[PDB]
Context: bound to proteins that are not shown
RNA sequence: UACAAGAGCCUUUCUGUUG
RNA sequence: CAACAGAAAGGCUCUUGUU
Repeated sequence: UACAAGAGCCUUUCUGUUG
Repeated sequence: CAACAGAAAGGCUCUUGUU
């Protein structure tokens, strides 16, 4: 990457239950 | 240590017609 949100996948980060 | 999550930050891949 005219701008605009949306959807699919991978991290690696932080708060929950359990552990 | 693992599991059911939610949120953040990157990389990718598809659509819109907003005159």
The RNA from Homo sapiens has 38 modelled nucleotides. It comes from the structure "Cryo-EM Structure of hAGO2D669A-siRNA-target (19-nt)". Lineage of the source: Eukaryota > Metazoa > Mammalia > Primates > Homo. Method: cryo-electron microscopy, resolution 2.8 A. The entry became public in 2025. The reconstruction used 51,296 particles. It was solved together with Protein argonaute-2.